This is an experimental structure of RNA with a sequence from Homo sapiens, with 28 nucleotides shown.
The entry also models chloride ions.
Protein in the same entry: Roquin-2.
The entry is indexed under roquin2, RNA, Structural Genomics, Structural Genomics Consortium, SGC, RNA BINDING PROTEIN-RNA complex.
The work is reported in "New Insights into the RNA-Binding and E3 Ubiquitin Ligase Activities of Roquins" (Zhang et al., Sci Rep, 2015).
Released in 2015, the model rests on X-ray diffraction data to a resolution of 2.5 A.
[PDB]
Context: bound to proteins that are not shown
RNA sequence: UGUUCUGUGAACAC
RNA sequence: AUGUUCUGUGAACA
Numbered sequence: 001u002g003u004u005c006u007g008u009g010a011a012c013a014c
Numbered sequence: 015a016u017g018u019u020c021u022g023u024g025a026a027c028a
Stems, first nucleotide, its partner, number of pairs: 001028005009020005
Other pairs, nucleotide, nucleotide, family: 006023cWW008021cWW014015tWW
């Protein structure tokens, strides 16, 4: 560098 | 339930 995977809380609308 | 916005990590392979 390429090809993938994976991960958090918070508000708002009906 | 359904949507919208904001916000949040690391990992595998060549």